Context: one part of a larger RNA, bound to proteins that are not shown
RNA sequence: ACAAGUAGUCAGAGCCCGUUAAUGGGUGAUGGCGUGCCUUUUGUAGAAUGAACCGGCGAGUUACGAUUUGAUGCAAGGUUAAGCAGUAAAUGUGGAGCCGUAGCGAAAGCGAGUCUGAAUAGGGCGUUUAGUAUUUGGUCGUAGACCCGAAACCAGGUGAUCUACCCUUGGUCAGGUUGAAG
RNA sequence: AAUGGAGGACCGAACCGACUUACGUUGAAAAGUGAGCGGAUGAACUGAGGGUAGCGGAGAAAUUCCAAUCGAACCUGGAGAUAGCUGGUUCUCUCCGAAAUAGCUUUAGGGCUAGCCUCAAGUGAUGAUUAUUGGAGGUAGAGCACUGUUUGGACGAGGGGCC
RNA sequence: GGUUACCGAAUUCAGACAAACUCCGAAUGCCAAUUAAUUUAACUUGGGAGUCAGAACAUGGGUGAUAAGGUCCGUGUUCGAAAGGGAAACAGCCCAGACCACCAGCUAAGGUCCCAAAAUAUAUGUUAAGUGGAAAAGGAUGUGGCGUUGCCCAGACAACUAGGAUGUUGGCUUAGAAGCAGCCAUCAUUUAAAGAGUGCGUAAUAGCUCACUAGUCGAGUGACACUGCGCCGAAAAUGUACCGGGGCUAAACAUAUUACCGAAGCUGUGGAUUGUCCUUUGGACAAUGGUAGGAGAGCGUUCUAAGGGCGUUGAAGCAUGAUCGUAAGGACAUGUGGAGCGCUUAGAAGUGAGAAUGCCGGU
Numbered sequence: 001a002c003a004a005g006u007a008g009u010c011a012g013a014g015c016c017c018g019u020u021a022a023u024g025g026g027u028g029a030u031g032g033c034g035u036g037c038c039u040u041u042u043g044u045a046g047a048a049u050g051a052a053c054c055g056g057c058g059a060g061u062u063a064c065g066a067u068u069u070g071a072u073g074c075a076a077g078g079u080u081a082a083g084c085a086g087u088a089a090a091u092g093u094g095g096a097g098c099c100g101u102a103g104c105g106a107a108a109g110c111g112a113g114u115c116u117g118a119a120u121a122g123g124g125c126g127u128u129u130a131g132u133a134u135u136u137g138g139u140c141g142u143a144g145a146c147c148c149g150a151a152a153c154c155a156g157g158u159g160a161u162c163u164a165c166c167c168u169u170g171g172u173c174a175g176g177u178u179g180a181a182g
Numbered sequence: 183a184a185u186g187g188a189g190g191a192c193c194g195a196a197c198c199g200a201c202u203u204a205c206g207u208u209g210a211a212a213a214g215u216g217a218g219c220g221g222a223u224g225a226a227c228u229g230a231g232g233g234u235a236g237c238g239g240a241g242a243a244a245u246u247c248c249a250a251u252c253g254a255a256c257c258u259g260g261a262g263a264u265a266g267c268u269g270g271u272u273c274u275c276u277c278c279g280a281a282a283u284a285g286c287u288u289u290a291g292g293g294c295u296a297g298c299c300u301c302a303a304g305u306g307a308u309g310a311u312u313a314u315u316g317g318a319g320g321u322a323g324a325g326c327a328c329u330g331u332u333u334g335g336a337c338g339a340g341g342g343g344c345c
Numbered sequence: 346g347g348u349u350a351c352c353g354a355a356u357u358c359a360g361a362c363a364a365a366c367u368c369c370g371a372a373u374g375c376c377a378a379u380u381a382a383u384u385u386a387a388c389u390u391g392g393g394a395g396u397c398a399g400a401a402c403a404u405g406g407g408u409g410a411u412a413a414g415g416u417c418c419g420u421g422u423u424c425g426a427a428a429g430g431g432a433a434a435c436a437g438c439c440c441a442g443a444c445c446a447c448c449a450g451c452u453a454a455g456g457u458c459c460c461a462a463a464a465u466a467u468a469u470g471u472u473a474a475g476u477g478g479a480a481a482a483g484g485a486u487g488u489g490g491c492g493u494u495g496c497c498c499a500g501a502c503a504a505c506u507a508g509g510a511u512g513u514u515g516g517c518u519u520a521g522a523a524g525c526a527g528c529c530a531u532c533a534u535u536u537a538a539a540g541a542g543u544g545c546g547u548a549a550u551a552g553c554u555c556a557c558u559a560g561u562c563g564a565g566u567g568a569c570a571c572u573g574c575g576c577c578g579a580a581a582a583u584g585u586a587c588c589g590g591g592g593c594u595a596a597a598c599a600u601a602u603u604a605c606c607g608a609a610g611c612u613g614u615g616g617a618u619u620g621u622c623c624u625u626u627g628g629a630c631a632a633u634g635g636u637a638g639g640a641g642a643g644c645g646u647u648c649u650a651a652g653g654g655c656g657u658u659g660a661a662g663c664a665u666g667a668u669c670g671u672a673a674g675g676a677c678a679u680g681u682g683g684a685g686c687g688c689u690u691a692g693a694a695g696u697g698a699g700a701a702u703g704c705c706g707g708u
Base pairs, nucleotide, nucleotide: 008033009032010031011030014027015026016025017024020676037050039048052708053707054706055705056704057703062143063142064141065140066139067138068137070135071134072133073132074131077099078098079097083093084092085091103110104109113125114124115123116122146270147269149267153260154259155258156257157256158255164234165233166232167231168230169229170228171227172226173224175193176192177191178189182185197221198220199219201218202217203216204215205214236252238248239247240246273643274642275641276640277639278638283296285294286293287292297396299393300392301391302390303389304388305387309384310383311382312381314378315377316376317375323369324367325366329363330362331361333359334358335357336356399424400423401422402421404419405418406417407416408415429440430439431438444616445615447613449612450611451610455606456605457604458591459590460589464603466602467601468600469599470598471597477593483577484576487574488573489572490571492569495566496565512532618632619631620630621629622628644697646694647693648692649691650690651689652688654686655685662681663680664679665678666677668675669674
C1' cells in the first nucleotide's frame, strides 16, 4: 500500500520523547499556497547554457608615475634625492634639484599687467595670495595587469624503423593452356 | 605440315590488392572478419643495408604521403602572443538608484563626449503645480479665396462639320 | 470666313475631394510675466560609474494589405529593475509599490449557488438562444418598446366557397395561340361587388381564388418609421475542449438601491534603522521594493607588534545539542583528541566559492 508529488512552507490531530526549560524535541493523517539554481537575455519552470555527488585548490594584486578626497606636519614658504654614519632599523647629515610666492605672448620682451591692435578703443588670459612634504582611500597610465581559452606567426632542434621515391645486394612466384618470329 | 618456345598472353594456388556485400560500429580490430572479387613472368611481390627533412622532401597527381587527423609534421623556445568574443569572478547588511537615447565613428553585439545615476563641497529660491494675464505657431475640424482634383445645369462663342 | 452639331476653352449657378491646397481655425501643448496660492526642489564645480540588443499595451502617424505577438517614429503607462490582489494558468492588462512581526480592522480592481470569503439581496423591466459563453455581407409572420399611419358596426382583413362571363383579341392577331412567343386602342356593364379578364398556365386551352362586400358572421386589420434583445449564415484534424469545472432559466441582461467579501494598499498595537524638528535630551514627524551601478557601516580567515590570558586537572581540530546577536557570525555543555591556542588595540594580506563542458583526489 485510492494515490497525480520543483518535494517546501503554512495550518494541524494522533503517536513517542524530555532540553542550552523555553510559551520544548522527533514523526506527521488531512487542508491551504507553491514550475530548482546560475548564466544570458526584451522576455527563461524552460525543451537556451552550465554543474553526477563530496572535499581541496581555483580570479582586480604589486612596482613605478599622474589626478582627486580624507588625514597630519608648517606655511610665503614646503621639501629633500644619491651619497656618508648607523643594525638589512629608527634617525643624523646631505639643499644639485623639485613645487609655490606672477602672469601674459609663438617669440623678442613687458610686468599687475600682458597679447591682439594705430589706440589712452574693445576683446582674450590674468590680478582679490596658499602652497608643499608624507601617507589612507577612489580612479587612471606603463607593465601579462581580474582569471581561463584560440585559428595562428617566427627562431633552433628531432624524425624516411609507418608511408613516398630511389641506390646496393638477395629471395619468391604449385600446376595447367595457347602456340609469335625463325 | 612438322619443329620452335614469343607474350606488361590465358585459367588458376602461394603471394600481393581492397571491387560488392553482409557482419562489426563503448569492435576480437583507432580500418578488421566472412563470403564472393582483381593481378598472379611483371610498369610484379618481398627481405636486408642505405639516401632526400619542413620557406624542405617525395608524389603513374589524390592537396597524396612524411611515425594512428598534414592547404604545410613534431618538440622546445619568443610566450602569460593577440582575442572589440564566450564562460567564471568567492562574506553580510544599510542608503540612493539608472539606460537600452543623441551626435560622431572601418562604425553598427565595440568606443568617445552628451543625456539619465551616485558621492562630496559650494550656491541658496533659482525648481514643480495650479489660478490669472500676454504671445509665437497653422494640426484636428471646416472651407474652396489660391495650386490643383472633380459631378450636373445655364450661357455666348474659337479651329472646325461646310463654302 | 463660315452656318449647325460640337469640340478647346471664356463666363456663370449648384455640388464635392487633398500629407506635400488654405480666405479660416480650435482643444491642448510650449515660451514668459507686475504677479498670487500650495509644494520642495534647482543649479555650479569636483571624485566614481553603468547605459548605446529594449518589450508590450493605449493613443497620433508613416511603411505593409485601415496583415502580423511586423517594422519605424511621437506621447503616456507598465515590465525591464516590482513582490501583492484580480484576469483559470498567463514579464508588459486592471488595482496597488513588500522595513520586520500579529490567529486585529477597513477597502481598490474584481466579485457574493458549489469548487471558493461574501446577496440563492430588493424593485422594475428584457431574452428562450445555453444567447450569455468567437465572425460578416445578407436572409427571416422570433420576440419586447415608442411613435407614425389607412382602414373598420355604413362594417375594411381572412378561405369569408356567393357571381364570375358577355358583343370581343376588337386592332397588330402572331407556330393556328381568344389571362403567354408580341403593339396591348385595353369600350359601357349581365351587375350589392367585375377586369377587350386581379391571375396558375405557354401545343388553342380547360379558370375556381386574394379587384369585391352584403351574407358562414362580427370583431378589428394593410402598412410605415426609429429602436431594445435574440435567430440563421457557422466545417478541422489525440479527448468534452470557444463558462476554469459543476452547474445556471436566472446563478444571463438592463436600470436603480442597500449590504458584505476581497491586497504585502490604508488604519491598529509592538519592534528595527536613518533623516528633519523640539529639547517633550524626550517626544514628535517623515522615509525604508529594487537590476547595471555609486556611497557607508560591518562579520569572518592567516600572520605580525604590544598588553593581558587559557592549556595532560586536557589545546587546536572533529561530532552532537532544544543557545545568543539585525546579518555576515559568536559562545556554552557533552563526547573523540593528545599539544598548542585564545582575548584587547593596532597593523599587513596568497582573506571568504556554487557553477568557468574548471584541475586533483575519493565515491
Released in 2024, the model rests on cryo-EM data to a resolution of 2.53 angstrom. Solved structure of RNA (23S ribosomal RNA, nucleotides 571 to 1299) from Staphylococcus aureus, 708 nucleotides shown. The source organism's lineage runs through Bacteria, Bacilli, Caryophanales, Staphylococcaceae and Staphylococcus. Keywords: antibiotic, ribosome. An Rfam search finds the family "Bacterial large subunit ribosomal RNA" in it. The work is reported in "Synthetic macrolides overcoming MLS B K-resistant pathogens" (Ma et al., Cell Discov, 2024). The sample was in a buffer at pH 7.4. The entry has 28 different proteins, among them Large ribosomal subunit protein bL33B, Large ribosomal subunit protein bL35 and Large ribosomal subunit protein bL21.